Notes
The RNA (18S rRNA, nucleotides 605 to 1107) from Saccharomyces cerevisiae has 486 modelled nucleotides.

[PDB]
Context: one part of a larger RNA, bound to proteins that are not shown
RNA sequence: AAGUUGUUGCAGUUAAAAAGCUCGUAGUUGAACUUUGGGCCCGGUUGGCCGGUC
RNA sequence: GGAUUUCCAACGGGGCCUUUCCUUCUGGCUAACCUUGAGUCCUUGUGGCUCUUGGCGAACCAGGACUUUUACUUUGAAAAAAUUAGAGUGUUCAAAGCAGGCGUAUUGCUCGAAUAUAUUAGCAUGGAAUAAUAGAAUAGGACGUUUGGUUCUAUUUUGUUGGUUUCUAGGACCAUCGUAAUGAUUAAUAGGGACGGUCGGGGGCAUCAGUAUUCAAUUGUCAGAGGUGAAAUUCUUGGAUUUAUUGAAGACUAACUACUGCGAAAGCAUUUGCCAAGGACGUUUUCAUUAAUCAAGAACGAAAGUUAGGGGAUCGAAGAUGAUCAGAUACCGUCGUAGUCUUAACCAUAAACUAUGCCGACUAGGGAUCGGGUGGUGUUUUUUUAAUGACCCACUCGGCACCUUACGAGAAAUCAAAGUCUUUGGGUUCUG
Numbered sequence: 001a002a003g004u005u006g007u008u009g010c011a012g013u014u015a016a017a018a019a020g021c022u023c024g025u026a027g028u029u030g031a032a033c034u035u036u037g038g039g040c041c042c043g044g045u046u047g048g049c050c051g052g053u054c
Numbered sequence: 055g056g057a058u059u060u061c062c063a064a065c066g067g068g069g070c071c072u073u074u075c076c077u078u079c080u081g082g083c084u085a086a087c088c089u090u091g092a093g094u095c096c097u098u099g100u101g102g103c104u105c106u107u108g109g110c111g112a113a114c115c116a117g118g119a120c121u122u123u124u125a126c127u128u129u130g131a132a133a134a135a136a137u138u139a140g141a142g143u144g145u146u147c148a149a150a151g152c153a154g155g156c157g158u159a160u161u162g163c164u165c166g167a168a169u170a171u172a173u174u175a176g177c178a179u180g181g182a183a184u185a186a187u188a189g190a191a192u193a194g195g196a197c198g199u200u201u202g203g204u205u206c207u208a209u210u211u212u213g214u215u216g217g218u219u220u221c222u223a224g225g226a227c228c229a230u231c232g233u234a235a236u237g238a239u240u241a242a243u244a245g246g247g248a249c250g251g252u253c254g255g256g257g258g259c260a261u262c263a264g265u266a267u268u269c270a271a272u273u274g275u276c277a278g279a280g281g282u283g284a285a286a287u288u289c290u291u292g293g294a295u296u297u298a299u300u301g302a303a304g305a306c307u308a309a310c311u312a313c314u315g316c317g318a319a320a321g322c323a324u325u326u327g328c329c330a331a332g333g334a335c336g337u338u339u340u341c342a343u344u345a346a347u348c349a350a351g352a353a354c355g356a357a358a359g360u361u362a363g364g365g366g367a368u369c370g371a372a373g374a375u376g377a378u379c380a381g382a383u384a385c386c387g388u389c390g391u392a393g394u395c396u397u398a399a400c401c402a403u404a405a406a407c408u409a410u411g412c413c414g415a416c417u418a419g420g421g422a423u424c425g426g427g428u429g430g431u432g433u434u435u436u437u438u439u440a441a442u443g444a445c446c447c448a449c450u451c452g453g454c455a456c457c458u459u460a461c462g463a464g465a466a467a468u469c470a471a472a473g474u475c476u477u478u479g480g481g482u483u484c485u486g
Stems, first nucleotide, its partner, number of pairs: 003478001010486003013467002018483001020354001022352002027347003031240001037072006044065002047062001079117004096102001123186003126181002129178002138170002142152002154164003196233001203227001206224001244344001245341002249336002253332001257329004263307002267303006278289002315322002359400006369393001373389004411482003415474002418458003423453008432445003462469002
Other pairs, nucleotide, nucleotide, family: 011017tWS016486cSS019483tWS021318cSS021353cWW024350tHS025349tWH026348tHS084107tWS085109tWW085110cHS111113tWS122187cWW128179cWW131176cWW140168tHS145149tWH151153cSS152166tSS153165tWW190193cHS193236tWW195234cWW197232cWW198232tHS216217cWS241342tWS242343tWH244342tWS247339cWW248337cWW251334cWW251426tSS252333tWW254331cWW255314cWW256330cWW261325cWW262324cWW266304cWW273297cWW274296cWW276293tWS278294tSS280287tHS281286tHS282284tHS284377cWS285376cWS286376cSS286387tWS312323tWW317320tHS319354tWS334425tSS335426tSS355402tWS355406cWS356403tWH368394cWW370392tHS371391tWW372390tHS377385cWH379381tHS382384cHS410472cWH417471tWW421455cWW422454cWW435442cWH459470tWW460462tHS464466tHS464467tHS468472tWS
């Protein structure tokens, strides 16, 4: 090569795979809201003329 | 078309003001000077203005009237050499190596041996969007040049260190001296709870009824009746089957019964009473994140099955028996123990299935139906013009579902989810 190990990135109706169902601790994950918006300055640039410098 | 620019385009920055924190002294290099007693000639666009008296100094040194805590991200210091990437160099080329190169060789000049990366953690460092955390609710709250408000000390203090003084020195709790806009984010088409009328074959206990089945008694009539493709096992003159009058027992709950309802699922269908529970709806009630999914851990969990008591009509694993058959220890027929029912305990499994985890959002066109609610140039049995109940129409929320088509998905069957997937990331459990 192999997205046949999977974060990127698999699959689970019938191909293998949703626990019979509900509760529940750890784990994981969890609505919105608190300074926003305006003006003034300093300080650089792949960029439309310093034209006797074709 | 060859090397442009303070008249600027868009950027990446810093500083100041706008109600805008840098809590606050210690001593001075005299705040990017909000003071011109003096005064500096470059002969008329506009940034090269001298000695600036102090004068309200955050661009600066540790003593505390000094600190909410992180994740995240930027930058930087280091992170051995070899190896890796990579610059140079004619090892004859190359792998390599770190050498080499250039003079007239008269007694010599010189390029190198670069650079990058090396993760997480630690260390500094700019940012403060995103995510978490904390504060002032019985104020034990903040601010102070308001107030003899305990306790602690060092230098110069008085002729030599003072173990007595007023002070600067700061704390829980103070007559307020009071300053102040004095201090509580929303109500999530999140969740919980309350309330109102409901709805349901949801659950438990008691109770009621219904026909049917089988047995028993009585009863009328006579030979068959049962059963099958067909028969036979069986009963039958001891009257079987079939009538009628009853009675007993146990189980079940047709028709109504449906692409209807309830329940976490398994399941739940006679009436009535009691007990507790539940969804949905309505709500200008209440709390305010209390939530989603969940290893471990628990409750329930059809049927069959186990232990013991009761019951034991029916049907019927085993068994018996008559058929069929090559055999039938199968299907079919007639019986029949266990079971089927119940109580008290076990068991914990099903194609326990929608073979589709749960929560949330969005995407399509319809007709129905259940529950609740809202409204009517609506009807209807009452009053022949009243709430109501029942129908109709229009909506709406929640639910069981259906029809068309997929724009989409899929290997397809098909699917309104099995869509919103190589344009691949809403959260989470389980499994291969």
Source information: It was solved by electron microscopy to 2.2 angstrom. Rfam match: Eukaryotic small subunit ribosomal RNA. Clan: SSU clan. Taxonomically the source falls in Saccharomyces (Eukaryota, Ascomycota, Saccharomycotina, Saccharomycetaceae). The depositors describe the entry as "Hypomethylated yeast 80S bound with cycloheximide, P-site tRNA, and A-site tRNA, messenger RNA, PRE". Among the 74 different proteins in the entry, which are not shown, are 60S ribosomal protein L16-A, 40S ribosomal protein S16-A and 40S ribosomal protein S27-A. The sample was in a buffer at pH 7.5.